[PDB]
Context: bound to proteins that are not shown
RNA sequence: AAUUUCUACUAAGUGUAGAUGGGGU
Numbered sequence: 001a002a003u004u005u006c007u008a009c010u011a012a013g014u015g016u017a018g019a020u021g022g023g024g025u
Stems, first nucleotide, its partner, number of pairs: 005019005
C1' cells in the first nucleotide's frame, strides 16, 4: 500500500487472491 469497484493484500514486482447490477429518488 497501487484496484471498474470492494475486501484482504504485496502475492515474484506498477501488481496479487476472491467477489462485483446499476441507474434514478
Solved structure of RNA, 25 nucleotides shown. It comes from the structure "Cas12a-PCPS-light". Method: electron microscopy, resolution 2.9 angstroms. The entry became public in 2025. Primary citation: Hu et al., Nat Commun (2025), "Scalable modulation of CRISPR&#8210;Cas enzyme activity using photocleavable phosphorothioate DNA". It was solved together with LbCas12a.